[PDB]
Context: bound to proteins that are not shown
RNA sequence: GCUCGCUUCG
DNA sequence: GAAAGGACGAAACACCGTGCTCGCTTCGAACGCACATATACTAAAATTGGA
DNA sequence: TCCAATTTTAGTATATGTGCGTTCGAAGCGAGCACGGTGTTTCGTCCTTTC
Numbered sequence: 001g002c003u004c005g006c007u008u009c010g
Numbered sequence: 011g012a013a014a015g016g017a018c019g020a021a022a023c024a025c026c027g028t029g030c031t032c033g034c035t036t037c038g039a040a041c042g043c044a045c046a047t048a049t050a051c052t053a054a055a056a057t058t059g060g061a
Numbered sequence: 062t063c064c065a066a067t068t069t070t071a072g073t074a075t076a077t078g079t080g081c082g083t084t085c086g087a088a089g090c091g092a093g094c095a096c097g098g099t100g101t102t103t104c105g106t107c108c109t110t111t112c
Stems, first nucleotide, its partner, number of pairs: 005090006011112003017106008040083004046077002050073012
C1' cells in the first nucleotide's frame, strides 16, 4: 500500500 | 570416553490441477418496483360445408 | 348461392422470475494477504561397530 469487518464521532 | 561410512528421515522447492479429505447440498430471500416474456386464451375474421 | 360452424391468428391482458437501487462524510484498530498436496532433492543427525 489494496481489501473487508468492527467501532465511534456529528 | 571420541569417530566414521552409510542410512533414514525431516524440511523446503516445485509440477500439476483447480481452493472442499468425497463428489453434495444448504437457507434465506431483504425489500420495492419497473422493465420483461411465457402462456394463454378470447374473440373475431375468414372460409369451408350443409341446405 | 348463402348462413352457420370451425379454426387460426394475432393481440392483449393478467402473471412471475429478473435486475436494480437503498445519505453525507470523518476517525481509529485487528486480520490476513492464494496454497497446499505431496513427490522429490538435499542435508543433517544419530542405530551400531570401531579406536
Annotation:
An RNA with a sequence from Homo sapiens, together with DNA: 112 nucleotides with solved positions. The sample was in a buffer at pH 8. It comes from the structure "Human RNA Polymerase III de novo transcribing complex 12 (TC12)". The work is reported in "Structural insights into human Pol III transcription initiation in action" (Wang et al., Nature, 2025). Among the 18 different proteins in the entry, which are not shown, are Transcription factor IIIB 50 kDa subunit, DNA-directed RNA polymerase III subunit RPC9 and DNA-directed RNA polymerases I and III subunit RPAC2. Method: electron microscopy, resolution 2.9 angstrom. The entry became public in 2025.